[PDB]
Context: bound to proteins that are not shown
Molecule: SHORT RRNA-I OF THE LARGE RIBOSOMAL SUBUNIT
Organism: TRYPANOSOMA BRUCEI
Parts: sequence; C1' cells; structure tokens
RNA sequence: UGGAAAUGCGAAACACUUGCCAGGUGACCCAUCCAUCCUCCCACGGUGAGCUUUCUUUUCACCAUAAUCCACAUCUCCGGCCUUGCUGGGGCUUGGGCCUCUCGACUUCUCGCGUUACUCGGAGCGGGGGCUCAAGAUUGAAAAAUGCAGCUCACCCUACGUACUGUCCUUUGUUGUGAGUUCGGCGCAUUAAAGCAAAAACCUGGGGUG
Repeated sequence: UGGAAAUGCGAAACACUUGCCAGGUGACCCAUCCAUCCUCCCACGGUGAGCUUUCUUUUCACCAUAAUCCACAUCUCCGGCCUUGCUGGGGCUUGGGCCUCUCGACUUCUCGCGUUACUCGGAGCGGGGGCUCAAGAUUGAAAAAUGCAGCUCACCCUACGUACUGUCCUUUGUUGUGAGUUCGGCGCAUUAAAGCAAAAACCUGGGGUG
C1' cells in the first nucleotide's frame, strides 16, 4: 500500500529490543432462564420392504462423512461486448454515518434495566461471530450406503455374479452455543504455566561512499 468511517487486500514483506502488549492469545465458578443449534421423537406425505383370513391405512425401513469454495441470479446489463461493479441470506454483535429524540420521549425486552444530547432512536451503512445457507457447489455417490428384485452359467454353484429396479419430503416434542464472574450466590468473587496473536520497533529493499 484500499474506503470520511465502521472498515481493505497473493504478497501493503521487515525478524532483536521493549521496569512491551488490564493483549478472553492459555483463563476458567456456578448461576439464570431464555433463545436457539445439535441431536432427538412425533407425524404428513411419499417410496420400498415386511405384516395383516370374520375388520382396519399395520410394522419396519426410507440414509450422506470429514474435508474445501461460495462466482447463481437480482443488479451491473438478462448474455452486441457485457465491460461500473461483481450489489444481493437469515438472524444475534458491535460499530459507523446521516438526521439529532427535549412539549421528554423513545426503548428493548420473560426476567430483574435501560437508554438517550456522554447521542437515543430512526434510517442508512461497516464489521463481529453460535448458526444456518445460498443457486448449495466440491465432497458425492460412483459397487456411495441401503433395500429389493429380475435373471443368470448357475441358483443347491460359482464367481456369490450378472442385470435391474426403488432408495424421498414437509412438518411436531429433547440438547451444543449464545463467552464472561450471562440473571443468583458472595463477610465466598471462581488455577497456573508452557502455549498464541498483535504492537511499538524499525534497522532492509525504492540511494553515487570515500
């Protein structure tokens, strides 16, 4: 080495040093509900198996791993040439910008509160990171895996073939994570270190000595 900014990047190279880094870099109780992930059950569909004689919709089964991208279209511009640009999820964090809330109000909440002119809120923006996804792609289906079945030399082999099919989807009820010492506890205050990132530093490369 980008954007007022939040904040940027194949590489903007820059290592010792710092009575250097209240630097979650290790590091921390429980605690709370709540929220939701996860998983999980239900059940709908729908398949496939299996059941099922005086009666029925019965039973079971119906799957996807780490590992990695996130470029599809909106929009650019629906593809002349597609060229600005690559704009574009949800839904928690914060920030940032504009406006500047005041007659007070907003305000967010299940929770105890809070906020605001110490800048709310509102908008718009930037980013934080559970999560989930996104053309979901890779992975990946492919002997995938599963279930069948049809045949098969042979099917009582064999080799266990060979060949075929089917192999799915909304949807209900459990729990990681939400980061603190996050609700309470609290004459109670919740190891440590190795272990890491960053900074400051800035000595190099952009130089003819003499």